The RNA (26S rRNA, nucleotides 1426 to 2323) from Thermochaetoides thermophila DSM 1495 has 776 modelled nucleotides. Among the 47 different proteins in the entry, which are not shown, are 60S ribosomal protein L10-like protein, Ribosomal protein L19 and 60S ribosomal protein L29. The work is reported in "SND3 is the membrane insertase within a distinct SEC61 translocon complex" (Yang et al., Nat Commun, 2025). The reconstruction used 119,533 particles. Entry title: Cryo-EM structure of Chaetomium thermophilum ribosome-bound SND3 translocon. Taxonomically the source falls in Thermochaetoides thermophila (Eukaryota, Pezizomycotina, sordariomyceta, Sordariomycetes). It holds a match to the Rfam family "Eukaryotic large subunit ribosomal RNA". Rfam 15.1 lists 107,465 matches to the family in 2,616 species. The family is grouped with related families in Rfam's "LSU clan". The literature on the family includes a 2002 paper in BMC Bioinformatics by Cannone et al., "The comparative RNA web (CRW) site: an online database of comparative sequence and structure information for ribosomal, intron, and other RNAs". Released in 2025, the model rests on cryo-EM data to a resolution of 2.2 angstroms.
[PDB]
Context: one part of a larger RNA, bound to proteins that are not shown
């Protein structure tokens, strides 16, 4: 090259009207309509992976298996701000050194082992003079394990727990002011549990925290959902609807008062009592009475209304917006989600380590009657380096040669029906993207229906149909006595109007 | 003991009513009588096999008391089991429960003893030699030998007569093995002949089931038999149900089709 302008470009419900732009519009944009995803999303964010795909402007060709004015494409410029978020620190499984021992050797074992393997204090003009303790004496290894500390509002085209404003916190180092304690010394109170703003404390040792499984019902709290009333706005209003919908918010950090379990004091229980849904508890001291205490995502207050939001009214080419108001009260629950608590079950399964922080036993040193005070109290001063931070995380940003119906670890999670993160419909949010137009032949793929017969089809009831929820009846053989069992089978189920029962509080 | 106030839902009863209908969509078990087989839950051939295969608990056997058993390493002052110690570690078989698990150690293994017994290397001993060498005795392990052991691998027989008609053969006579298939079970997923024979199931059954058994070639942890429950396992029948069929027809969407654009490949 023929094939051949042929196979084909048919999963994921779907597009339509007007206008703008433009040479050119089904797949650009605006508005309107119609739809889907239907909170285990086609939503909002992350881990791996990618690496600029993010934002603005512009755009010839190529690519976007049709077009293209559009684009994750092309071109020109921008964009990632941290003491508090991570890495960094710790150790895990494990890996690599060291001392040694093998091996011709590349190197193998070895990780504390046949090793002389370290860290604490005092004293001078000046670093170098000594004195004590010793059993140890490496590194790497987690962006989901352990772990110091930051919240709210606003802001950009693109970053924000990082910027701005306000309001905080932690760690380390320094020295102050006040306060406290003492002066031969290191607080006071409470019967006690313990309390209070501190309220000395070396070595050496003891203990706690870090620090831990799975599951069950119950109780408390936050958020969400739901109901009632009120406020402001919107929708509907032939008729009806005191109507339907939306808003009515309160962070970290602190102060204060509480909040089960436990613990303390009095007292001494059988006629046993208290008590959970379940359990259990008590002369090893119950009930009861009174206290102490761990535990805020609880109430109030500061933060903080000055914010945010919602209405309303007056300025205007812009520069400037400005000013008014309001921002509430209740209820409910086998509701959903997270968290906390006390119980309980299971195990021939018992469910990390270390860094770091704290308490105590001990009592080494030191501590000017008119002066400091080895202070974990209040306030105050200084500093906090480095690397990451855009964006996607997927029917187009990762891997499948690709813009592939495949694959790829998580977090949040509305209303109705309903047992139900079932199916179905809807709200917020997101899409309307998968080449289109016309016609409706055969054969197809997918979805169904068929008179009478009812497996005669076929290797074979393959495929399809039939059954199906809930409530009430009823349920054989066999059995390892646990089951079989939803055996087999039968009846009921709508709407409307009523009735009854199942609780809490107060008076009488 | 009543009244008032507060608060959700859950259940039960009655009347009326219509389309005799009401879990009105959605959602949502077909069931029964049996056979084979694996106890069950679980796992695997990613991309033709999900099973009766593997695993499993249970049962049984074997080795080992650390100077050890099993295993790794080129070696090691090396390592795993082992932060272990027989209720443990390691190596095997069978495979829940129930009821059982018979006989055979001749063969091949494994284990134990190596003499009255035989066999042997290097080293060592003796003899000859001039010496190289040669020849003799001696031998450790291993083996021949001799015991044990089958929940080790495995095996488990032929022939001839026989009961007042008869059929068969309880019984007997006889040849051989290590022992001659016991309890069970069966034309079974194991039997060829075979579509075995009888009964049942049907109008008709090479299918199914229940029986029978000289079983080519069933059979006991190479596990036998049974077995409730369980199974996307294999099989037969029954009720229900239906376009599987008599015997086809019709409807819907998307293709095919025609158009615009775009536009391959196999093959030759």
């Nucleotide at each position: 090259g023929g094939u051949a302008g042929u196979a084909g470009c048919a999963a994921a419900u779907a597009c339509u009207u007007c206008a703008a732009u433009g040479a050119g519009a089904a797949c650009u944009u605006g508005a309107a309509g119609g739809a889907c995803c239907g909170a285990a999303g086609u939503g909002g964010g992350g881990a791996a992976a990618g690496g600029u795909u993010c934002c603005a402007u512009g755009u010839g060709a190529a690519c976007a298996g049709c077009g293209g004015u559009u684009g994750g494409a092309c071109a020109u410029g921008g964009g990632u701000u941290a003491g508090u978020c991570g890495a960094u620190c710790c150790u895990a499984a494990g890996c690599c050194a060291u001392a040694g021992g093998g091996a011709a050797g590349u190197u193998c074992c070895g990780u504390u082992u046949c090793a002389a393997a370290g860290g604490g204090g005092c004293a001078c003009u000046c670093g170098u003079g000594c004195c004590c303790c010793g059993u140890g004496u490496g590194g790497c290894g987690a962006a989901a394990g352990g772990g110091a500390a930051g919240c709210c509002g606003g802001u950009u085209a693109a970053u924000a727990u990082u910027c701005c404003g306000g309001c905080a916190c932690c760690u380390g180092g320094a020295u102050g002011u006040g306060g406290g304690u003492u002066u031969u010394g290191c607080g006071c109170g409470g019967c006690a549990a313990c309390g209070c703003a501190a309220c000395u404390g070396a070595a050496c040792g003891c203990g706690g925290a870090g620090a831990c499984g799975a599951c069950g019902g119950c109780g408390g709290g936050g958020g969400c959902c739901c109901c009632g009333g009120g406020c402001a706005g919107a929708g509907u209003u032939c008729u009806c609807u005191u109507u339907u919908c939306u808003u009515c918010u309160u962070a970290a950090c602190g102060g204060u008062c509480u909040a089960u379990c436990a613990c303390c004091c009095u007292g001494g229980a059988a006629a046993c009592a208290g008590u959970u849904u379940g359990u259990c508890u008590g002369g090893a001291g119950a009930u009861a009475g009174g206290g102490u205490u761990u535990a805020a995502u609880g109430g109030c207050c500061g933060g903080a209304a000055g914010a945010g939001c919602c209405c309303g009214a007056c300025a205007c080419u812009u520069c400037u917006g400005u000013c008014g108001g309001g921002u509430c009260c209740g209820g409910u629950g086998c509701g959903c989600u997270c968290u906390c608590g006390a119980c309980g079950u299971c195990c021939c399964u018992u469910g990390a380590a270390a860094a770091u922080c704290c308490g105590c036993g001990g009592g080494a040193g030191g501590g000017a009657a008119u002066a400091a005070u080895u202070c974990u109290c209040a306030c105050g001063c200084c500093a906090g380096g480095u690397c990451g931070u855009a964006c996607u995380c997927a029917u187009a940003a990762c891997c499948g040669c690709a813009g592939c119906a495949g694959g790829u670890c998580c977090c949040c999670a509305a209303g109705g029906u309903g047992a139900a993160c079932a199916g179905c419909c809807u709200c917020u949010g997101g899409u309307u993207g998968a080449u289109a137009g016309a016609a409706c032949a055969a054969u197809g793929u997918a979805g169904a229906u068929a008179a009478g017969g009812g497996a005669a089809g076929u290797c074979g009831g393959c495929a399809a149909a039939a059954u199906a929820g809930a409530u009430c009846c009823g349920u054989a053989a066999c059995u390892u006595c646990g089951g079989g069992a939803a055996a087999a089978g039968g009846a009921u189920u709508g709407g409307c109007u009523c009735u009854a029962a199942g609780g809490g509080u107060u008076g009488g | 003991a009543c009244a008032a106030c507060c608060a959700a839902c859950u259940u039960a009863g009655a009347a009326c009513u219509g389309g005799u209908a009401c879990g009105g969509a959605c959602a949502g078990g077909g069931g029964g009588a049996a056979u084979c087989u694996g106890a069950c839950u679980g796992u695997c051939u990613a991309a033709u096999u999900a099973a009766a295969a593997c695993a499993u608990a249970g049962c049984a056997u074997u080795g080992c008391g650390a100077u050890g058993g099993c295993c790794a390493g080129a070696a090691a002052g090396u390592g795993g089991u082992g932060u272990u110690g027989a209720c443990g570690c390691a190596a095997u078989g069978u495979g829940a429960u129930u009821u059982c698990u018979g006989c055979c150690c001749a063969g091949u293994g494994c284990u134990c003893u190596g003499a009255a017994u035989g066999u042997c290397a290097a080293a060592g001993u003796g003899a000859a030699g001039a010496a190289a060498u040669u020849c003799a005795a001696c031998c450790a392990a291993g083996c021949g030998c001799g015991g044990g052991u089958a929940a080790a691998c495995g095996g488990c027989g032929g022939g001839a007569g026989u009961a007042a008609c008869u059929a068969u053969g309880a019984c007997u006579c006889u040849c051989u093995u290590a022992a001659g298939g016991u309890a069970g079970c069966c034309a079974a997923a194991u039997g060829c002949c075979u579509c075995g024979u009888c009964a049942u199931c049907u109008a008709a059954u090479u299918a199914g089931u229940g029986a029978c058994g000289c079983g080519c070639a069933u059979g006991a942890a190479u596990g036998g038999a049974u077995u409730a429950a369980c199974g996307a396992g294999a099989u037969u029948c029954c009720c229900a149900c239906u376009g599987u069929c008599c015997c086809u027809a019709u409807c819907u969407a998307c293709u095919a089709u025609c158009u615009a654009g775009c536009g391959a490949a196999a093959c030759c």